[PDB]
RNA sequence: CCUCGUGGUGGUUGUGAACCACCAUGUGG
Numbered sequence: 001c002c003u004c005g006u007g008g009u010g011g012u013u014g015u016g017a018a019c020c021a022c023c024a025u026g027u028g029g
Stems, first nucleotide, its partner, number of pairs: 001029002004026010
Other pairs, nucleotide, nucleotide, family: 003027cWW014016cHS
C1' cells in the first nucleotide's frame, strides 16, 4: 500500500428504526 474477521464509544432525526461520526484489536498478499 492492498485485503479480511472481532470488540468498545459518541451525535441526529425518531419512539421508529433508520441515518451519521469516533476508538481499540486480530488475518492474508